[PDB]
Entry title: C-terminal domain of elongation factor selB complexed with SECIS RNA. An RNA structure, in which 22 nucleotides are resolved. Method: X-ray crystallography, resolution 2.3 angstrom. The entry became public in 2005. The work is reported in "Structural basis for mRNA recognition by elongation factor SelB" (Yoshizawa et al., Nat.Struct.Mol.Biol., 2005).
């Protein structure tokens, strides 16, 4: 770098 | 969407 999961953020994708 | 874990390639 890519992909994914989770959390927080901003209405939110 | 942004930031950060962690998993993997």
């Nucleotide at each position: 770098g890519g992909c994914g999961u989770u959390g927080c953020c901003g209405g939110u994708c | 969407g942004g930031c950060a874990a962690c998993g993997c390639c």